[PDB]
Context: bound to proteins that are not shown
RNA sequence: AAUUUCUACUCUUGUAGAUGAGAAGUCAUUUAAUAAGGC
DNA sequence: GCCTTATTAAATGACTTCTCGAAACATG
DNA sequence: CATGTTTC
Numbered sequence: 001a002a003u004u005u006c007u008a009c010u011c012u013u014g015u016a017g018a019u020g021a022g023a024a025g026u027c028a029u030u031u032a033a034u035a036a037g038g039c
Numbered sequence: 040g041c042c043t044t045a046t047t048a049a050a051t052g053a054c055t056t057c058t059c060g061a062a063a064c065a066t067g
Numbered sequence: 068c069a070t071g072t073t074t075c
Stems, first nucleotide, its partner, number of pairs: 005018005020059020060075002063072005
């Protein structure tokens, strides 16, 4: 420490694997703040 | 200190639908 | 008529 892009690498201006894109929508979760409570 | 229920914002993540077309048609 | 649009 190189990539369609990702991850890991470097005897090799590259190496090993992976990789269904685009558009649209929905839901879930984390964190914080707040309110009323529980312990 | 932890937790319950709820609201607000920011965030990530994951799932579900469709297309993956040449040729007919129409608009001017 | 040519080409964006809509088709099945």